Method: X-ray crystallography, resolution 1.8 angstrom. The entry became public in 1999. Solved structure of RNA (5S RRNA), 38 nucleotides shown. It comes from the structure "CRYSTAL STRUCTURE OF E.COLI RIBOSOMAL PROTEIN L25 COMPLEXED WITH A 5S RRNA FRAGMENT AT 1.8 A RESOLUTION". Protein in the same entry: RIBOSOMAL PROTEIN L25. Ions in the entry include magnesium. Crystals were grown from: MPD, POTASSIUM CHLORIDE, MAGNESIUM CHLORIDE, CACODYLATE, pH 6.0, VAPOR DIFFUSION, SITTING DROP at 292K.

Context: bound to proteins that are not shown
RNA sequence: CCCAUGCGAGAGUAGGGAC
RNA sequence: UGCCGAUGGUAGUGUGGGG
Numbered sequence: 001c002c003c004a005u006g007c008g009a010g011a012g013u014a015g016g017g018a019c
Numbered sequence: 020u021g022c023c024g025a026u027g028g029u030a031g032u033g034u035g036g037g038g
Base pairs, nucleotide, nucleotide: 001037002036003035004034005033006032007031015023016022
C1' cells in the first nucleotide's frame, strides 16, 4: 500500500437559529 | 475559533489475509 469485515474523523454541504 | 449542524464521500483505524 491493497483486499474482506467492523469502526470512522477533521474540513465542507443540506438544513436550523430565540444572534 | 469563535451560533447549532445532518446524510454521503474522504483521512485514519480494530481483526484476518496479501505484499